Annotation:
An RNA structure (slm1) from Drosophila melanogaster, in which 96 nucleotides are resolved. Released in 2025, the model rests on electron microscopy data to a resolution of 4.08 A. Ions in the entry include magnesium. The 2025 paper behind the entry is "Structural basis of endo-siRNA processing by Drosophila Dicer-2 and Loqs-PD".
Context: bound to proteins that are not shown
RNA sequence: GUAGCAUGAUCAUCCGAAUCCUCUACAACGAUUUUUUCCCCAUUAUUGAAUAAUGGCAAAAAAUCCUUGUAGUGGAUUCGGAUGAUAAUGCUACUG
Numbered sequence: 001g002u003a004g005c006a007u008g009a010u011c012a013u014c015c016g017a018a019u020c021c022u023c024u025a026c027a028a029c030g031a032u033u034u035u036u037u038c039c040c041c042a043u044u045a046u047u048g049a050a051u052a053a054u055g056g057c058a059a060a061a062a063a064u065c066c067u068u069g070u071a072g073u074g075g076a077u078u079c080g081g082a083u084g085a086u087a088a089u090g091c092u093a094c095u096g
Stems, first nucleotide, its partner, number of pairs: 001094007012083004017078005023072006030065008040056006
Other pairs, nucleotide, nucleotide, family: 008087cWW011084cWW016079cWW022073cWW038057cWW
């Protein structure tokens, strides 16, 4: 100098993993708030009868917020795997 094999790194492309998330549409969760109604009770005003005032106890109605899950995406960081191809290194034959 010449081939094969092994290796490092990199781009490109595809896919994956981890962390952080975002958005979408659906579903679930919990919390708070507002209206309305019944029952009962208490304390007062007066004493029994009778009243009045409120305040408190259970039922229906309506809104708001948070969280979680479903899936699709999309994004950032790290990172791996695969491959054309490029160039680099080492080794093992042919040698020069």